């Protein structure tokens, strides 16, 4: 940098933890 989930119900929002 990028990817995955979760919670706060929300591709309103929040946790940033972790894999590479």
């Nucleotide at each position: 940098g990028g990817a995955u989930g979760c919670u706060u119900a929300c591709u309103c929002a929040g946790c940033c933890a972790u894999c590479c």
Source information: Released in 2021, the model rests on solution-state NMR data. An RNA with a sequence from Mus musculus: 20 nucleotides with solved positions. NMR data were recorded at pH 6.5 and 288 K. The 2022 paper behind the entry is "Interaction between a fluoroquinolone derivative and RNAs with a single bulge". Lineage of the source: Eukaryota > Metazoa > Tetrapoda > Glires > Mus. The entry is indexed under Complex, fluoroquinolone, RNA. Entry title: Interaction between a fluoroquinolone derivative and RNAs with a single bulge.